Entry title: Chaetomium thermophilum pre-60S State 1 - pre-5S rotation (Arx1/Nog2 state) - Composite structure. Solved structure of RNA (26S rRNA, nucleotides 1426 to 2323) from Thermochaetoides thermophila DSM 1495, 757 nucleotides shown. Ions in the entry include magnesium and zinc. Taxonomically the source falls in Thermochaetoides thermophila (Eukaryota, Opisthokonta, Dikarya, Pezizomycotina). The sample was in a buffer at pH 7.5. An Rfam search finds the family "Eukaryotic large subunit ribosomal RNA" in it. Rfam 15.1 lists 107,465 matches to the family in 2,616 species. For this family Rfam cites "Crystal structure of the ribosome at 5.5 A resolution" (Yusupov et al., Science, 2001). Its Rfam clan is "LSU clan". It was solved by electron microscopy to 2.12 angstrom. The entry has 54 different proteins, among them 60S ribosomal protein l30-like protein, 60S ribosomal protein l33-like protein and 60S ribosomal protein L16-like protein. The 2023 paper behind the entry is "Structural insights into coordinating 5S RNP rotation with ITS2 pre-RNA processing during ribosome formation".
Context: one part of a larger RNA, bound to proteins that are not shown
C1' cells in the first nucleotide's frame, strides 16, 4: 500500500417515559414503570495478589473496540488514630552458626559431638576461702497451629472491637486501709463426696492442663425460620378481607439460682432388677431413697434505659430543634445452622511439639501479745513502648502482553414447592453494565413440530425420539450365597368433602401431730 | 403445709394442650392430574481388564499402570541396601527375619504335559595347568638377561533355581561308569 | 453311560 | 457337595441381536432467537 470503509463490534433473557446538566445525552443524574441475580447470589466480609485504584473537587485531549457531561482515565487536595485485633512470643516438618572433622579451594558435613560450653548458696579467722547441683547447649522457622486481656451505643467526604461517651479487662510493680489468722502459733465446717472472702511454704520431686482421628445416630442450648393476641404506622378496599405488611430489641463484664456424666452415704438384690432409638450397668455393691460436684449460648438482678428502634404534636431562613407517648404477653418443631453433651463404629491406620499455667508431695526459712503477720480475700495506688489498619479480592482493582467468557483459599446463607444448600417462583441486599437503528431473502448457529410407514437411512440406529417422582403387585437365569434387583411385566397418581389411627401435661382416700 | 401408721390400683377417670404423618370412603373436572420443572429406555449374548483407583496438562482414558492376593531372591550388624568428591560423613535407622530390601505374577475358582543335565546356578575339592606387581635365585663388570615360586579369577574335576533348555515311548543285554552301541516291539 | 467310573 | 477357565459383581472399554421409540430415511415444508442483510459510528488481517 491494495485487500478495505471489508471481515467484523451476536454468549451471560432488557429495556423504556419525564425533567435537568450539558456545544453534544441510548450507555450521566433524579424520579416514574419493566425486568434479572434469587441466600452454593450479579449479597455482606476477609487470606495471597496489587499499591492509592479509597474520598471530594475539577477535566481540553489520550484511553474507556459504538458515544461519553461519566470513569478504576486525567489534575490538585485530603484519607488509615489499638497495653485487649494482628505481628511481636512459642514451637512443628525443616534451616542455620559454633566444637571438630573434610576439601587445592569457593566451602562440605557436622546442632550433642572426642568441648575446660556454668549456675546457685555460704563463710568474723591458719581470713583471701569452701560448700552443692547435672541438663545440657545458640538462632531462625506458623498474619489459618499453640496463645493474657474489650464489650455496647454514637461518629466521618473517607477509619474506627482504634476516634468520643458509658460500662469492663488482663498483665507487671509498689505499698496502705478494712477484713482475716495467731496467747492451743501457720482457719473452721460437713460421716462423705467436699464447702466457704481470705486461711505459710524454698530445695528438690510428682501430676494436671496447654494437647488433639474420622464417621454414625441421640439429647440440651444460642440463633434463624414458622404460629397466635395486644399497641403504633403504613398499604389494599368494585366486592370480600376483625384483612396484608413493618417496629416490639438488650452486648461484654459481673452476682444469684439452677443443669446430662460422675462421685458419696444407707442398705444389700433370683420371682433378677434397672436401663438406651441403638444391651449395657449391678455382692468389684445394682434398684430405690437423701446428697456433693465438672458444665450456660438457660432464668431473675446489676450493666438498663438513660441506649436503640417505632409513632405522634410543635417549632424551624439558617443555626437549630423541643416535647409526649409505646417499645407487651405466649406457642411450636424428625425444620435450617452452631456449640455443648454422654453413646457408638473403624483401623496391621490409633490421629504434633513447645512456650506458659495451675495443684500437690516435702517441710527449709519465717511467723504474735514492746502484738505480730512472708493472707493466692476486698478495696485503693503506679505503669503498659513498636509497626500494620484506606480500597478491591474480581465478566474491570490479582495472573494470563488487557477493563481476555478462562483461572484463583476461606466465613455468614431468608420464603414457596420439593426427599432435597436439584431446577422453577419470591424478600432484603444489589444490578440494569455488556455498540445501537431498521429489515425478516438464501445458507448458518441455537430451539422446535410434522399425516402415512416405522431404520427401507447409514460403514455403524450418528443424532433424535421413547423411559423417568412416588404407592401397590411382581421379578429369571447366573452366582464367590454378598448379589443379580430399581432385573423383566403390570396397577395407579388431580381437586373437593369426610372418616379412622397414630401423642403431652396436670390430679387420688383416711387417723393422729402441725 | 410437711411427717408417719394405714387404706386402693376401674385415674380403665376427668381437666387442659399439641403437631405432622397414615390409612380408608363419597362426592366432582378431565384431551392432559410426577399437568412447568424435575427426571433409569429396556433385554438377549460374545471378547476383555477381578473390583474402588491412576496416567500420556495442549490429538490415545484402555486389555495400559497400581491394587488386595501368590511366588522366588539376599540379609544376624565387623550385615544388607543405599548415598557421598571427602569426613570423627549421611539414609534405611525412634530399625533386627510375623522384619528389611530386590524381583515376578497379579482377586477367588482353576492351575502345575512327563524326563532330564547342554548353557548357566553354586562347590575354599584336589591340581599348578594360565599365572600381575612386590619378592627369591643363578650369569655377567653393569645396565640387563635368565629361572624357579605363583593371589584371586580362569581352567579341571563335583553338586543344581533345573530358570533357560533339550526332550516319542518301553524291554534287554556283549559293552560295563558317563556318551553306551547292537537287537526286539509299541496304536 | 441318553449319562460312568472313581476321588473330600 | 463339588469335578470348575463356558469364573460371578463391576465398566464413559471393543462387538452382534430384540422389543419400544422415532424427520435416519420415503420427502420434504413450517415456525422462533440472533447472524448474514440495510443504515450511522468504529474498523483488522492473511496474501500479494
Nucleotide at each position: 500500500g491494495g485487500u478495505a470503509g471489508u471481515a467484523g463490534c451476536a454468549a451471560a433473557u432488557a429495556c423504556u417515559u419525564c425533567a435537568a446538566u450539558g456545544a453534544g445525552a441510548a450507555c450521566u443524574u433524579g424520579a416514574a414503570g419493566g425486568a434479572c441475580c434469587g441466600a452454593a447470589g450479579u449479597g455482606g466480609g476477609g487470606a495471597a495478589a496489587g499499591g492509592u485504584u479509597c474520598c471530594a473537587u475539577g477535566u481540553g485531549a489520550a484511553c474507556a473496540g459504538c458515544g461519553g457531561u461519566u470513569g478504576g482515565a486525567c489534575a490538585u487536595g485530603g484519607g488509615u488514630u489499638a497495653g485487649u485485633c494482628g505481628a511481636u512470643c512459642c514451637u512443628a516438618a525443616g534451616c542455620c552458626a559454633u566444637a571438630g572433622g573434610g576439601a587445592a579451594g569457593u566451602u562440605c558435613c557436622g546442632u550433642u559431638u572426642c568441648a575446660a560450653a556454668g549456675g546457685g548458696g555460704c563463710a568474723c579467722u591458719c581470713g583471701u576461702g569452701c560448700c552443692c547441683c547435672g541438663u545440657g547447649u545458640g538462632g531462625c522457622g506458623a498474619a489459618a497451629g499453640g496463645g493474657a486481656a474489650g464489650c455496647c451505643g454514637g461518629u466521618u467526604a473517607a477509619u474506627a472491637u482504634u476516634c468520643c461517651g458509658g460500662c469492663a479487662c488482663c498483665u507487671g510493680g509498689a505499698u496502705g486501709u478494712g477484713g482475716g489468722u495467731u496467747u492451743u502459733g501457720c482457719g473452721c465446717g460437713g460421716c462423705a463426696a467436699c464447702g466457704c472472702a481470705a486461711c505459710u511454704g524454698a530445695a528438690c520431686g510428682c501430676g494436671g492442663a496447654g494437647a488433639c482421628g474420622a464417621c454414625g445416630g441421640c439429647g440440651g442450648g444460642g440463633g434463624c425460620c414458622c404460629c397466635g393476641g395486644g399497641c403504633a404506622g403504613a398499604g389494599u378496599u368494585c366486592u370480600c378481607u376483625u384483612u396484608u405488611c413493618u417496629u416490639c430489641u438488650u452486648a461484654a463484664c459481673g452476682g444469684u439460682c439452677u443443669a446430662u456424666c460422675a462421685c458419696c452415704c444407707u442398705g444389700g438384690a433370683a420371682a433378677c432388677a434397672g436401663u438406651u432409638u441403638g444391651u449395657c450397668u449391678g455382692g468389684a455393691g445394682a434398684u430405690a431413697g437423701g446428697g456433693u460436684u465438672u458444665a450456660a449460648u438457660g432464668g431473675c438482678c446489676g450493666g438498663a434505659a438513660g441506649a436503640g428502634c417505632c409513632c405522634g404534636a410543635c417549632a424551624c431562613u439558617u443555626c437549630u430543634g423541643u416535647c409526649g407517648g409505646g417499645u407487651c404477653c405466649g406457642g411450636u418443631g424428625c425444620g435450617c445452622u452452631c456449640u455443648c453433651g454422654a453413646c457408638g463404629u473403624c483401623c496391621c491406620u490409633u490421629g504434633a511439639a513447645a512456650a506458659u499455667c495451675c495443684g500437690c508431695g516435702g517441710g527449709a526459712g519465717g511467723g504474735a501479745a514492746u502484738a505480730a503477720u512472708u493472707c493466692u480475700c476486698a478495696c485503693g495506688c503506679c505503669a503498659g513502648g513498636u509497626c500494620g489498619u484506606a480500597c478491591u479480592c474480581a465478566u474491570a482493582a490479582c495472573c494470563g502482553c488487557a477493563g481476555c467468557a478462562g483461572g484463583u483459599c476461606c466465613c455468614c446463607a431468608a420464603g414457596g414447592u420439593g426427599a432435597a444448600c436439584a431446577g422453577c417462583c419470591u424478600c432484603u441486599g444489589g444490578u440494569u453494565g455488556a455498540u445501537a437503528g431498521a429489515a425478516c431473502a438464501a445458507u448458518g448457529u441455537a430451539g422446535a413440530u410434522a399425516a402415512g410407514g416405522g431404520a427401507a437411512g447409514u460403514c455403524g440406529g450418528c443424532a433424535a425420539a421413547a423411559u423417568a417422582g412416588a404407592u401397590c403387585c411382581g421379578u429369571a437365569a447366573c452366582u464367590u450365597c454378598g448379589g443379580g434387583a430399581a432385573a423383566a411385566g403390570g396397577a395407579u397418581u388431580g381437586g373437593c368433602u369426610c372418616u379412622a389411627a397414630g401423642g403431652g401435661u396436670u390430679g387420688g382416700g383416711c387417723a393422729c401431730g402441725u | 403445709g410437711c411427717g408417719u401408721g394405714c387404706g386402693g390400683u376401674u385415674a380403665a377417670c376427668a381437666a387442659c394442650c399439641a403437631a405432622c404423618u397414615u390409612a380408608g370412603a363419597a362426592c366432582u373436572g378431565g384431551u392432559a392430574c410426577g399437568g412447568a420443572c424435575a427426571g433409569g429406555g429396556g433385554g438377549a449374548a460374545u471378547c476383555u481388564g477381578a473390583c474402588u483407583g491412576u496416567c500420556u496438562a495442549a490429538u490415545u482414558a484402555a486389555a495400559a499402570c497400581a491394587u488386595a492376593g501368590c511366588a522366588u531372591u539376599g540379609c544376624g550388624a565387623u550385615g544388607g541396601c543405599c548415598a557421598g568428591a571427602a569426613a570423627g560423613u549421611g539414609g534405611u535407622g525412634u530399625u533386627g527375619a510375623c522384619g528389611c530390601a530386590a524381583u515376578g505374577u497379579g482377586a477367588u475358582u482353576u492351575c502345575u504335559g512327563c524326563c532330564c543335565a547342554g548353557u548357566g546356578c553354586u562347590c575354599u575339592g584336589a591340581a599348578u595347568g594360565u599365572c600381575a606387581a612386590a619378592g627369591u635365585g643363578a650369569a655377567g663388570a653393569a645396565a640387563u638377561u635368565c629361572a624357579a615360586c605363583c593371589a584371586a579369577g580362569c581352567g579341571c574335576g563335583g553338586g543344581u533355581a533345573a530358570a533357560c533348555g533339550g526332550c516319542g515311548g518301553g524291554a534287554g543285554u556283549a559293552a560295563c561308569u558317563a556318551u553306551g552301541a547292537c537287537u526286539c516291539u509299541c496304536u | 453311560g441318553u449319562a460312568g467310573c472313581c476321588a473330600a | 457337595a463339588u469335578g470348575g477357565a463356558u469364573u460371578a459383581a463391576c465398566g464413559a472399554g471393543a462387538u452382534u441381536c430384540c422389543c419400544a421409540c422415532u424427520g435416519u430415511c420415503c420427502c420434504u415444508a413450517u415456525c422462533u432467537a440472533c447472524u448474514a442483510u440495510c443504515u450511522a459510528g468504529c474498523g483488522a488481517a492473511a496474501c500479494c